[PDB]
Context: bound to proteins that are not shown
RNA sequence: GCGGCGCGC
DNA sequence: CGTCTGGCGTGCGCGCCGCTACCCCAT
DNA sequence: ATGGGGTAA
DNA sequence: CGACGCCAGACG
Numbered sequence: 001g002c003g004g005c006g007c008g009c
Numbered sequence: 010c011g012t013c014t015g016g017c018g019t020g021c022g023c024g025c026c027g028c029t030a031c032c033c034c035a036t
Numbered sequence: 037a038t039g040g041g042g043t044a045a
Numbered sequence: 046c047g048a049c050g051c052c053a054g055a056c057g
Stems, first nucleotide, its partner, number of pairs: 001028009010057010029044006
Other pairs, nucleotide, nucleotide, family: 035038cWW
C1' cells in the first nucleotide's frame, strides 16, 4: 500500500 | 466549440492476517 | 524429516 | 463473466 475477511452505523 | 471514448473508482469508522505455490532434493 | 531451494508460467 | 457515472483528453 493493496488484498482477504470480520464488526459497527 | 460539441460529440466520442476509455480508465477510474465505487461508504467509511475500527480490527485482524497475508503479501505466490509447492514439489522434493538436500542436509 | 523437514526446512528451504528451485522453478513454474 | 457480469455496471456505470465522471471527467479528461482526443477527436471532429
This is an experimental structure of RNA, together with DNA, with 57 nucleotides shown. It comes from the structure "Structure of mitochondrial RNA polymerase elongation complex". The structure was determined by X-ray diffraction at 2.65 angstroms resolution and released in 2013. The work is reported in "Structure of Human Mitochondrial RNA Polymerase Elongation Complex" (Schwinghammer et al., Nat.Struct.Mol.Biol., 2013).